[PDB]
Context: one part of a larger RNA, bound to proteins that are not shown
RNA sequence: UACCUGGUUGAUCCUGCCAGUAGCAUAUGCUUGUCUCAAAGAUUAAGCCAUGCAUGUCUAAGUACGCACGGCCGGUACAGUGAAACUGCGAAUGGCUCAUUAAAUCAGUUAUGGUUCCUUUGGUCGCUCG
RNA sequence: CCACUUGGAUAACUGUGGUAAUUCUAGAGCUAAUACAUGCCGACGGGCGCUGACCCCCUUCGCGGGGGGGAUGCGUGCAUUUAUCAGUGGUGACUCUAGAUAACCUCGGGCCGAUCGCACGCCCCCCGUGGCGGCGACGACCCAUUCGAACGUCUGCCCUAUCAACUUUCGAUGGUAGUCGCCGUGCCUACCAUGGUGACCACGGGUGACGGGGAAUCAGGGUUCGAUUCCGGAGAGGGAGCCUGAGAAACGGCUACCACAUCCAAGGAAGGCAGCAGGCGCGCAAAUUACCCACUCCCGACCCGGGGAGGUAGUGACGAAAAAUAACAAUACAGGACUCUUUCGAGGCCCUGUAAUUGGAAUGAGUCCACUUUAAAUCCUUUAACGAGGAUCCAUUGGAGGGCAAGUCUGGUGCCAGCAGCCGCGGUAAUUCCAGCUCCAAUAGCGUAUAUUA
Numbered sequence: 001u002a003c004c005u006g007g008u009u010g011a012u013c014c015u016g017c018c019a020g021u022a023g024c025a026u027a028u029g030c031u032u033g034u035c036u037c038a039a040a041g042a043u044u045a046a047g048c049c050a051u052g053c054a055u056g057u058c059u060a061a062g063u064a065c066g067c068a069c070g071g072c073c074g075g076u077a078c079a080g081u082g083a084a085a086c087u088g089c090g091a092a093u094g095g096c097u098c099a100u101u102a103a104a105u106c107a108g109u110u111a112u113g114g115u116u117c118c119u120u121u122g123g124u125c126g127c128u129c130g
Numbered sequence: 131c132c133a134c135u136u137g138g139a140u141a142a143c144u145g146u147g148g149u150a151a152u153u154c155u156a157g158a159g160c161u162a163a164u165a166c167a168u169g170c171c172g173a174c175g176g177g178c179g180c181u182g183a184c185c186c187c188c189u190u191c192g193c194g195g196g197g198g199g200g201a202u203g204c205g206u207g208c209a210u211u212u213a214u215c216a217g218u219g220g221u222g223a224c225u226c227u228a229g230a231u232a233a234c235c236u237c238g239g240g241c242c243g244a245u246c247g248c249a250c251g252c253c254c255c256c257c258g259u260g261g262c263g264g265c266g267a268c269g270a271c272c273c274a275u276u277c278g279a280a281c282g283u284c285u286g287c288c289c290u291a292u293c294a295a296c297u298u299u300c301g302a303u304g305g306u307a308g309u310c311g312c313c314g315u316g317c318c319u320a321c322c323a324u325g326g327u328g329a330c331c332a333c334g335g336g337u338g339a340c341g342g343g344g345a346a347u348c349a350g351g352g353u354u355c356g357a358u359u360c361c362g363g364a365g366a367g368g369g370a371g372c373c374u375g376a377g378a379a380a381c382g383g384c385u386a387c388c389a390c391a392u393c394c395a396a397g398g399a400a401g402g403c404a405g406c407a408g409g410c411g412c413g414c415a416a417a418u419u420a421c422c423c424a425c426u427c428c429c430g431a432c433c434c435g436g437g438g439a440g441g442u443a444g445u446g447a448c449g450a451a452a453a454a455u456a457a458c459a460a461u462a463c464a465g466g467a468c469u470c471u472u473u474c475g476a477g478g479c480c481c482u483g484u485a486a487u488u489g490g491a492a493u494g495a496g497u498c499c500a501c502u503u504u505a506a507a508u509c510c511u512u513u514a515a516c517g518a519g520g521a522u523c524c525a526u527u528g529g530a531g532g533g534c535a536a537g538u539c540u541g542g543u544g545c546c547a548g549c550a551g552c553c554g555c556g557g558u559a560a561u562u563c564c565a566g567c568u569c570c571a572a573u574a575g576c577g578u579a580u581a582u583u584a
Stems, first nucleotide, its partner, number of pairs: 004020004021584003025580006034452001036450002040445001041412001047410003051407003056089002062086002068081002087431001096365003106286003110282001112280001115279002121274003124270002129175002136167002143159002146156003177206004184199004207241002211233005219226001243268001245267004250263004288336003295327003302324007340362003344355004367388002370385003390401001392399002418443001420442003426439001427437003458489002461485003465480002468477003494523001496516002500512001526572005531553002537567001539566004548555002
Other pairs, nucleotide, nucleotide, family: 006532cSS008015tWH009011tHS020534tHS024581cWW031447tWH031574tWS035451cWW038448tHS039446tHS043415tWS044413cWS044416tHH045411tSS046097cHS050407tWW050408tHS050419tWW053438tHS057430tSS058062cWH059061tHS060247cSS063162cSS064082tWS064083tHH065161tHS066082tHS067070tHH070079tHS084142cSS085141cSS086163tWS088430tWS092375tHS092377cWS095366cWW099364tWS101340tWS102337tWH104287tWH106341tSS109283cWW111281cWW113221tWS114281cWS117277cWW119276cWW120275cWW124271cWS126172tSS126173tHS128130cHS128242tWS129176tHS132244cWW133169tWS133170tWS138165cWW140162tWH140163tHS141161tWH142160tWH145157cWH149151tHS150398tWS151398tWS163165tHS164268tWS168244tWH181202cWW182201tHS183200tHS191193cWH209235cWW210234cWW216228cWW217227cHS218227cWW221223tHS253255tHS254256tWS256257cWS257258cWS281314tWS291332tWH293333cWW294328tWS294329tWS295332tWS298302cHS301304cWH301322tWH302325tWS303325cSS305316cWH309317cWW316321cWH343356tHS365404tSS369386cWH373380tWH374378tWH375377tHS380383tHS381384tHS389402cWW394397tWS403406cHS403407cWH405438cSS406438cSS407419cSS413415tHS413416tHS417444cWS421505tWS422424cHS423439tWH424441tWS442506tWS442507tWS447574tWS455525cWH456519cWH460486cWW461486cWW466467cHS489490cHS491519cWW492521tWH493518tWH495517tHS498514tWS499513cWW502510cWS504506tHS520522cWW525573tWS529536tWS533551cWH534551tWW535570cSS543546cWS543560tWH546556tHS547556tHS547560tWW550553tHS554562tWS
C1' cells in the first nucleotide's frame, strides 16, 4: 500500500470457479502478570414473572382547636415546631424495547393568511353609570 | 339593612362496626379554605348615541323657516355570535388589525379580586376614631411571548411481474351545502358529476424493515451494516373504549372482552418488569435481587423533600490505548573492515553466542503503613517496611510438503489410526498421522465456526 498465490494438462496459453489472504463482529476453544477506557438478554421468546424499589411535593407568605412537642406569663382569636388531612401542582417528563410500520415512519425544505397551548416573560385588572 | 367580609357541607379528629381478604369502606358527631358557592360598595361627577315634553334666537309676514338648548325614557366596557357602514396601523396577498351601527351574550351559564405574609408608619381640622399608606405572594377574561404540539408543501426508501391493471355497492376522485373537529380537508352526511392511479412499475406480496445522524471496508467508484446511549416514531400481554388534565386514547390511570395467572373461609378480591435489579424459558449467545442523591439535571407549595433518571462500585479477554517477563560487567572459545611480523602467535579495539563459586547493581508483580480519592468507600497516583538467579515471580496459541516462515532429525503406526480450508500424506525407510527434539509466526494474546467487506 491502486498487490495477489495453489488447483483441470504428458506439457502450454486461456476461460472459469474452488481454496488460500487481510479487516470487523457474534459465539466458542486454549491461555492470561500490570494499568487506563469500556460493550453487555438486541438476534431465538414484543415469551412468562415471585420479591424489593422505581413519583412525589410546603414557603414568612391557602387551610392547624392532634398534645405529638413546646414559649405560657396568667387572662389572651392565632408564640413557635408541627404529624394527619383538605387544597394546589406533578405524575403526559424520564427509563425500556423495536413488535407493528415500505411515501407510512423519517430526513432536508416550507406553511398554518387553516389551529390549540399548563407554565415563563411582558401587557390588562375604578375603561361597564347598574 | 353584610361590604368593617355573606352561605352550606366536607376532610383530618372522637365514637360504633362489617368483611376470610384489599391502599374496601358505612352509619353517627364536630370543624376550616385561595376547596365549593353567593354577592355588594366604590370609582360615579358624568360623557356618548337614539328618543325626544317643551323653550329660545331666527328671513319673519299672511306661511315656510336656519339654528340652538333641553325635561323624560332606552342602550353604553372587554370577551362571544350574527348582520350592516366606512376605510389608525400591517401584509406579496385578509374576508387582517383597529373603528361606527343594530342587536345577542347560553343557570352543567366568561372577566369585572369576599385570598395570604413582612416590617410598621402618616393624617389629625372634622378631632380621638377613623382615613391614608410601602414591599411582596396568590389570582385571573383577553393579547403578546416561550416550550411546544398537530395536520399540511416539494424531493427522497429495499426485494418481487411464478403481482398488470387497481380504486369505486361499504368514499373511490371532484363540486355544492352542512355535521364533527382546536382548526383546512370525503373526516362524516345529503344531492350531484365519473372520476382518480398505473411499464417513469400503479395495485398486490415479502422483508431475518423502526427511519435518520452514523458503522465496517477503504485508489477512485462502490458493497454491506445501522435492535444499540443523539433526534423522530411506535408500544406497554392482544385488541377496543374512556375519566381527569393545558397536554393521554396514559396503562408503575380506569372499564370491558380474549390469553395467561394469584388469594379465598369458594361469598368474592386482586393482576400487567418491552423500568432498575433479580428468576424461568428460549437458546451459540449477553452482568449485582449492591451503595448514593455527592455530580448532571428533573419534579414539587420548594435554598430544606424525592428521583433503580442518573452517579459509584461489583461481574466483564465485546472491543480500544499504554506496557512487565530483564539489564549490565568481567572470565573462558569462535567472529569482525580487526590491529601488531608478510598465514603461524598475541591484544592497543567492537558485536554476538554457550557455562560458571559469577556478581553486585535496578526494579515492579505481589504482601502491606499512612496519605490521597470518595456521599462513604474501591481503583489509580503519592509514600513507609518487605519483595528476584532456574530473578521455578516458569507466556501462550497455532504450525514446520507447497500456497506460507519454519526439519528432506529421531522413535512409533502401516491406505489402519488419522491429517488435510485446496492440492494432497499414510498400504513397513511418512519432509504431511501419533510423540520427542529443534525451528517458524503473532504475542497477553492466538486458534476455530458463521455473517459481511476487500